An RNA structure with a sequence from Homo sapiens, in which 80 nucleotides are resolved. The depositors describe the entry as "Cryo-EM structure of wild-type human tRNA Splicing Endonuclease Complex bound to pre-tRNA-ARG at 3.19 A resolution". It was solved by cryo-EM to 3.19 A. The sample was in a buffer at pH 8. Yuan et al. published it in Nat Commun in 2023: "Recognition and cleavage mechanism of intron-containing pre-tRNA by human TSEN endonuclease complex". Protein in the same entry: tRNA-splicing endonuclease subunit Sen15, tRNA-splicing endonuclease subunit Sen2, tRNA-splicing endonuclease subunit Sen34 and tRNA-splicing endonuclease subunit Sen54. It holds a match to the Rfam family "tRNA".
Context: bound to proteins that are not shown
RNA sequence: GGCUCUGUGGCGCAAUGGAUAGCGCAUUGGACUUCUAG
RNA sequence: AGAGCAAUUCAAAGGUUGUGGGUUCGAAUCCCACCAGAGUCG
Numbered sequence: 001g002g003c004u005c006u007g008u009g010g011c012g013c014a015a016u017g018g019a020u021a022g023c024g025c026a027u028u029g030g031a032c033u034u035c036u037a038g
Numbered sequence: 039a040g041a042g043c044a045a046u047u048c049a050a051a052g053g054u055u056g057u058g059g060g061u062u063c064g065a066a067u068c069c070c071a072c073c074a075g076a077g078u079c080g
Base pairs, nucleotide, nucleotide: 001079002078003077004076005075006074007073010025011024012023013022018063027050028049029048030047031046032042033041034040056072057071058070059069060068
C1' cells in the first nucleotide's frame, strides 16, 4: 500500500425487495416447588 | 428472602439496522462514498 470479509435490541444472531424487523441469553413481572441448621 | 437444571412453566419491554447519497412506488435487503473492526499478501 493493495485484496477479502464484518457492522441489526445490552450480547449472539434471523429476516437479504413489501405484515408488527423478529429468536435465544440477559432484565422485569405471573403461576407454582422446596427450603430441615435455607 | 433465596434456589428452581425433564419442579418446572408462562408473558412483557427492549432499535441511529455504521453515517451520507443514489436506484426503486417501499432499502436492514441492491449500488457507490466514506467511519470503525478482522484476516491475507507484500